An RNA structure (23S ribosomal RNA, nucleotides 6 to 525) from Thermus thermophilus, in which 539 nucleotides are resolved. Entry title: Crystal structure of the ribosome bound to elongation factor G in the guanosine triphosphatase state. Primary citation: Tourigny et al., Science (2013), "Elongation factor G bound to the ribosome in an intermediate state of translocation". The entry also models magnesium ions. Crystals were grown from: 100mM MES pH 6.3, 75mM KCl, 6.0% PEG 20K, VAPOR DIFFUSION, HANGING DROP, temperature 294K. The organism belongs to Thermus thermophilus, within Bacteria. It holds a match to the Rfam family "Bacterial large subunit ribosomal RNA". The structure was determined by X-ray diffraction at 2.86 angstroms resolution and released in 2014.
Context: one part of a larger RNA, bound to proteins that are not shown
RNA sequence: AGAUGGUAAGGGCCCACGGUGGAUGCCUCGGCACCCGAGCCGAUGAAGGACGUGGCUACCUGCGAUAAGCCAGGGGGAGCCGGUAGCGGGCGUGGAUCCCUGGAUGUCCGAAUGGGGGAACCCGGCCGGCGGGAACGCCGGUCACCGCGC
RNA sequence: UUGCGCGGGGGGAACCUGGGGAACUGAAACAUCUCAGUACCCAGAGGAGAGGAAAGAGAAAUCGACUCCCUGAGUAGCGGCGAGCGAAAGGGGACCAGCCUAAACCGUCCGGCUUGUCCGGGCGGGGUCG
RNA sequence: GGGGCCCUCGG
RNA sequence: CCGAAUCCCCAGCCUAGCCGAAGCUGUUGGGAAGCAGCGCCAGAGAGGGUGAAAGCCCCGUAGGCGAAAGGUGGGGGGAUAGGUGAGGGUACCCGAGUACCCCGUGGUUCGUGGAGCCAUGGGGGAAUCUGGGCGGACCACCGCCUAAGGCUAAGUACUCCGGGUGACCGAUAGCGCACCAGUACCGUGAGGGAAAGGUGAAAAGAACCCCGGGAGGGGAGUGAAAUAGAGCCUGAAACCGUGGGCUU
Numbered sequence: 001a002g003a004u005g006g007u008a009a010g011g012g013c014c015c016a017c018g019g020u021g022g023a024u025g026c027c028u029c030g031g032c033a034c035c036c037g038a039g040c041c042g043a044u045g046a047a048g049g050a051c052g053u054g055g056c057u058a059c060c061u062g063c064g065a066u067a068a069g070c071c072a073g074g075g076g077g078a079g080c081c082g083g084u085a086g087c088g089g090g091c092g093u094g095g096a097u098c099c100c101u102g103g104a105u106g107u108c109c110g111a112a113u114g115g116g117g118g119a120a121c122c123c124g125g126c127c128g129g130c131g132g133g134a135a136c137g138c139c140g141g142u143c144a145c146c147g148c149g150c
Numbered sequence: 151u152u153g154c155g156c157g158g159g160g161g162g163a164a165c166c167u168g169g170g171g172a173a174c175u176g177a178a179a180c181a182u183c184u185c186a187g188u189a190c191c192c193a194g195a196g197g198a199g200a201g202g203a204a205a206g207a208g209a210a211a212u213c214g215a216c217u218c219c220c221u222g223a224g225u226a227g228c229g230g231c232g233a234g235c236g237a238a239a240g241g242g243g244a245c246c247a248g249c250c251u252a253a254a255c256c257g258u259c260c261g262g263c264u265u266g267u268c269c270g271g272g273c274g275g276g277g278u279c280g
Numbered sequence: 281g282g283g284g285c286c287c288u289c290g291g
Numbered sequence: 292c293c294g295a296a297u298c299c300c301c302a303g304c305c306u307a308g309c310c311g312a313a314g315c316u317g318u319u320g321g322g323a324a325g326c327a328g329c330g331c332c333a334g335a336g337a338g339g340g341u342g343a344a345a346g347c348c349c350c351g352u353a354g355g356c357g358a359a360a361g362g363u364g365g366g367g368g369g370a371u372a373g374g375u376g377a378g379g380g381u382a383c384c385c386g387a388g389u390a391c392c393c394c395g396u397g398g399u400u401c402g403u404g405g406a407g408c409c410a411u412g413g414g415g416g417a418a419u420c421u422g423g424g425c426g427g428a429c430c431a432c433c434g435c436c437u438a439a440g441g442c443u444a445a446g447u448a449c450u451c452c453g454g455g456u457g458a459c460c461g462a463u464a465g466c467g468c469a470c471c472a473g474u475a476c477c478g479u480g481a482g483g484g485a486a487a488g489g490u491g492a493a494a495a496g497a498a499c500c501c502c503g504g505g506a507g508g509g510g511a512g513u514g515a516a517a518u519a520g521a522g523c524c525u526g527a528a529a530c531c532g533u534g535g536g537c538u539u
Base pairs, nucleotide, nucleotide: 010539011538012537013536014535015534016533017532018531019530025524026489027488030460031459032457033456034455035454036453037452038450039449040161041160048109049108050107051064052063053062055087056086059083060082070103071102072101073100074099075098079091080090081089114123115122116121124143125142126141127140128139129138130137131136145158146157147156148155149154165196166194167193168192169191170190176183180230206213207212217244218243219242220241221240227235228234248442249441250440251386255275256274257273258272259271260270261269262268263266280420281385282384283383284381285380286379287378288377292374293373297370298369299368300367301366303363304362305361306360308356309355310354314329315328316327317326318325330347331346332336338350339349340348391415392414393413394412395411396410397409398408401427422437423436424435425434426433476483477482496523499510500509501508502507
C1' cells in the first nucleotide's frame, strides 16, 4: 500500500416474564315482556314528607314521645334482641323471635282545615288538667271553608 | 226550631268520560285538505269508565237496548276527486236486563191572597207504553 | 199505541 | 202465581301455614352428588341447594290438609221491595222556548255537495195521537219509531301491586338504578342525571418475625388454588417496563 471485522448513546424486530387496564367466559338478590290474579286511598287527616326513635348508631329498614316497638286472636316450633359484627346486657318449649288478622299508640308538615307562614315553624280563643300558679308555661278536648238537608 | 246533622275538598301508573285543543309533518312548494280531535291543558269518575232498552236501524211485508271481538271493507262513499280519509247495515261470536219517573185523575199538609168550585209549593196514591 | 176517569168479569 | 240489580245467611275464594315416598358402600379427589357395586321410591325423574355432575342428603315436587280473625262472595239457599186482566164508553194526560222553519257551526264517510240524519250559538215559534220525528233535497204513496225526565249489572279497557311463564337481557346488556338512584353531580328553577356487581366450600381475611414513620413488602401461617390477599373469579388489547436473541 489492501482489506471486511468490531463499538450501541440510543433505536428496530422477535422471545420470555411483569405492571397497567378491565375486554371475554361463566355467574345473578335485578330487569324486560306476556298472561293471570287483584284494583282505589283521604277530615277516624290520604299520597308523600320533615324531625325524631337503639345502652354506644353515620346510613338504610321498621317504628312514632307507648317510637326496631304496645294489646289480643290465629299460625308456628327453637331459636332470638332488623341490614348489627362489635362492646355491654337480655329473652325463649311455662313457648320467644318470626308470619297472618284485629286493635292501641301515632310528634310536626301535607287537602291541611283555630290564625299566620318562607311546608315540617310561629301565635291564639273556649272547656278541662298539671305547677306555688293570677302573671308564665305545658298537656287533653275543641275551633277552617263550602254544599245539601232538618 | 241557625245550633245540630250528613257530605265535600286532596291524592292515584295506565285505563275512561267530558270541556278545551296545537305544530312540525304529508301534500315532494302551499293556504282547503293532512298530521288529528293526535300531543298537551283542565274538570270529573271508578275499579273500571262510557253506553244503554229505539222519536233506532233501512228495504228485508226484516231486525229488536248498550257495549266488546271477527267479518262486512279498504267496500260504500269522502277528497285542492290531490295527498290522502273511510263508514253502516247484514252475518259470525262475548255477555245478557231491564227498570224508576213527568203528566191526567185522586188525596193530604203548608204558603199566598180580594180566603174560591183558586193560585202556588211539598208530600202520598195512580201511571209508565208503540 | 199506552195510561187516566166512567159503566158490566179479580193473584 | 212471578220476584230483584236490595238485604240476610251459606259454599267457595283472598289474607299465615302444615303433611308429604325412596340409599348405602366403595373409589378418584381439597371436596362426590362423578365413576363403581348392590339396592330402593315414583299420583313425586319440576326446580334449587349441598365443596364437583344427587329421584332416594337438605329445601322442595306429585298428591293432599288447613282459618279463631278480616276481606271477598245469589255461585247455593233464603227473605223481602216490586210486579200479577178482559171488553165498552169518553177524548182528560202522555216531558216547551222544546218540536219545527230560517241564520251561524259541529258530529257522520259527507270538505256546500242534490246535504238528509244527530247536536245547537242566534231569531222566530206549535201541537198531545185527527199529535209528532224518521226512511239522504222535496212531494205523494207505502212503512219504521214515539224526542224534549232519570237509573241500569255482565261481556270491554288498563296495570301502581302479587303470581306464573319465556327459542327475553345477562352488568356498555336488562329499567335511568342488580350496588343505600331518581342518589352523587349539574341547574336559580322547571328540569337533567351518572358511575359503581363477582375472594373463597368455608374468613380459615394472614398470629408472629424481619426491613419501614407508614404504605408496602419478605418470611411465616390458612387454603385445592394466594399471579383466589381483599375492591381479590377469569384477566384480552392498547399502554409502560426488566431480562435475553438477531440487528443498526